[PDB]
Context: one part of a larger RNA, bound to proteins that are not shown
RNA sequence: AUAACACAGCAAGACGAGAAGACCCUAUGGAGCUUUAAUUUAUUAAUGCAAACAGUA
RNA sequence: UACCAAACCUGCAUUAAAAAUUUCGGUUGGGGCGACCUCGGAGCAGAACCCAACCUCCGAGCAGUACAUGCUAAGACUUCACCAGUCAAAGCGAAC
RNA sequence: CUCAAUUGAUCCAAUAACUUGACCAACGGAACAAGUUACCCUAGGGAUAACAGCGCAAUCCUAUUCUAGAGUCCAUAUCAACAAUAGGGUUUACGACCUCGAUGUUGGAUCAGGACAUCCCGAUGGUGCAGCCGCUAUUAAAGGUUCGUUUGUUCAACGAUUAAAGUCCUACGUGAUCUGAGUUCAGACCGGAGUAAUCCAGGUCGGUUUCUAUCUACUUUCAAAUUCCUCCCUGUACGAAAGGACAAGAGAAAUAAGGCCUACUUCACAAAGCGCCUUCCCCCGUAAAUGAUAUCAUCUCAACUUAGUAUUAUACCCACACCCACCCAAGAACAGGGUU
Repeated sequence: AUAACACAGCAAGACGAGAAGACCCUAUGGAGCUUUAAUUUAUUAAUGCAAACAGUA
Repeated sequence: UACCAAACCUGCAUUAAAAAUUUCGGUUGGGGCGACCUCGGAGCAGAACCCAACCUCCGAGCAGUACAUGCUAAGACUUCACCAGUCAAAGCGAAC
Repeated sequence: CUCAAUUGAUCCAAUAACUUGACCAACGGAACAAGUUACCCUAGGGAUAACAGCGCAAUCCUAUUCUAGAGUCCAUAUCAACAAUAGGGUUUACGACCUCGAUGUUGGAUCAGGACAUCCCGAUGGUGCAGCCGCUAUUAAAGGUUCGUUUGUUCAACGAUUAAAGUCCUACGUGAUCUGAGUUCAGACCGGAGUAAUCCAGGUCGGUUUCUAUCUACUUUCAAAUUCCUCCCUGUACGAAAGGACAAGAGAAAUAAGGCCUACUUCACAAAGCGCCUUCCCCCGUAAAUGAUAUCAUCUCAACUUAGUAUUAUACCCACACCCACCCAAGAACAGGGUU
């Protein structure tokens, strides 16, 4: 400040509705990419040795 | 008494390409950058103990001497846990 | 035995054994692993930043106090050092208290509410105020406070005006009203950094702005305008010259508010503006009489007298029930006016 109750508007507030913030941080949580991060060569390609062969003074 | 060892397979070894797996510390007057991470002395913390700070200041990561710097063993302390760490009677030996 | 710290567990490795082995320095030590992501993802966090708020006021702004010094002498017309005391909450920061199961951001558009620490209009004091212009201070927030070129700009420069082109707050007011030019996603280029991926509080071209309103609030408060200019005063007041006023009066406009359609114009049994009509009181800070405390004097937080109060304002509007229906200059519906 304040009887009750519809209708039409408006968008100042209801830190209005929607989407468990995308920005930032954290997680001994991920993933994409690049390497000169660590580990490896299972794979392909080269070599060398071995196996397999054959004569040869 | 010397040498040559075609090709394809297989085993081993080396090299290379391609890859594969996995990870990318922490503190932090947000994170990053900078700085720091362990140990000791002083202040803060004035008189048992303890006491923080990306607080203020110093330092350490050795050195020197015997070679009993041997062996054992009561009782204690303790960096606030543990782990570590510290002191030490008696005794056995050995200098006196 | 000196010295303060002078240091490194386990596993494992070396050794017949006794013993030895790490800047394992991220030093209670994973046996051995980088960079980047704006192409990014998930889980969380207002435990933690960017925005706004809040705290605070270093910075910033303002007012007083002291009297150095400028101002010719002259602290105080005006300005003011070293300092001091207070206030304010624009700024740059600082803090991390609400919000990360979302509080949308710069400028602009529209509409603006408020403070006065007033830019103009009003009233006063001082002046280093002759007059016209000024400077400074008190009071006053009813009213107003322009259009453009460049730039996304808030700012800024510039052009033309004005009486003036105020400062600030409002979630740096306002994106469930709008815009999207910057900022700041994915594309791209240049300069630079990096081996590269990729990056730059460097530039540049491009780049999806959702919402049907439930609640609160609100939707004619019926009215009492402001300013400039011209003419006369007057070319007077004022000087030494230039120059050059107030006050009183008259007239013209512009804006704002409220209406209207006879011309004009868009139009046409209407509605409009580009057109026309109307618009009325002050406000207070000081400047002065008489006069005590304090037998002078004294404008009086003495009693008191003036400028001094517009108001105890007037204008609107204020008829309790004919009503099917029809018409309307009344209207979304409802309501209202007319029907003799």